Method: X-ray crystallography, resolution 1.56 angstrom. The entry became public in 2022. An RNA structure with a sequence from Homo sapiens, in which 24 nucleotides are resolved. Protein in the same entry: Isoform 2 of Splicing factor 3A subunit 1. The 2022 paper behind the entry is "Sequence-specific RNA recognition by an RGG motif connects U1 and U2 snRNP for spliceosome assembly". Crystals were grown from: 100 mM Tris-HCl pH 8.5, 200 mM Li2SO4 and 40 % PEG400. The organism belongs to Homo, within Eukaryota.
Context: bound to proteins that are not shown
C1' cells in the first nucleotide's frame, strides 16, 4: 500500500468511523 467479511455507528449517500478479523 488494496478488496472482502463481521459488531456497532455517523451521513451531505459520496462515503467515513468502529469492531473482530480473513485475504491478496
Nucleotide at each position: 500500500g488494496g478488496g472482502g467479511a463481521c459488531u456497532g455507528c455517523g451521513u451531505u449517500c459520496g462515503c467515513g468511523c468502529u469492531u473482530u478479523c480473513c485475504c491478496c